Keywords: Ribosomal nascent chain, ribosomal arrest peptide, ribosomal translation, ribosome stalling, RIBOSOME. Solved structure of RNA (A-tRNA(PRO),P-tRNA(PRO)) from Escherichia coli, 77 nucleotides shown.
C1' cells in the first nucleotide's frame, strides 16, 4: 500500500444466509430466610444497536464514506 472481518445495558455474549416486536446470563436495587450476614432463591430498572447517507411501505440485519481494533500479502536472479 491491497483485501477481510468485527463494534448491541456499567461485562461478556446472542439476534443477519431471515427486511416486520432488541433479547440473554453477570453487574445494581427490592419483600424472602437469620441473633445479624454471606451464599440462595424470587420481582425489577437500566440500551435503540460506533457516527452518517442510500434502497424499500417498512432496515440492528441490504448498500456506501470515515472512526477506533484485528487478520492475510507484497522484486529479483
Ligand atoms: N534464467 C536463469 C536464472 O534465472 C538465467 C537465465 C534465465
Nucleotide at each position: 500500500c491491497g483485501g477481510u472481518g468485527a463494534u448491541u445495558g456499567g461485562c461478556g455474549c446472542a439476534g443477519c444466509c431471515u427486511g416486520g416486536u432488541a433479547g440473554c446470563g453477570c453487574a445494581c436495587u427490592u419483600c424472602g430466610u437469620u441473633c445479624g450476614g454471606g451464599a440462595c432463591g424470587a420481582a425489577g430498572g437500566g440500551g435503540u444497536c460506533g457516527g452518517a447517507g442510500g434502497u424499500u411501505c417498512g432496515a440492528a440485519u441490504c448498500c456506501u464514506c470515515u472512526a477506533u481494533c484485528a487478520c492475510c500479502g507484497a522484486c529479483c536472479a

The work is reported in "Structural basis of enhanced stalling efficiency of an engineered ribosome arrest peptide" (Sriramoju et al., Nucleic Acids Res., 2025). An Rfam search finds the family "tRNA" in it. A reference for the family is Lowe and Eddy (1997), "tRNAscan-SE: a program for improved detection of transfer RNA genes in genomic sequence", Nucleic Acids Res. It is annotated as a transfer RNA. Ions in the entry include zinc. Bound small molecules: proline (PRO). The reconstruction used 107,133 particles. The source organism's lineage runs through Bacteria, Pseudomonadati, Gammaproteobacteria, Enterobacteriaceae and Escherichia. It comes from the structure "Structure of E.coli ribosome in complex with an engineered arrest peptide". Method: cryo-EM, resolution 2.59 angstroms. The entry became public in 2025.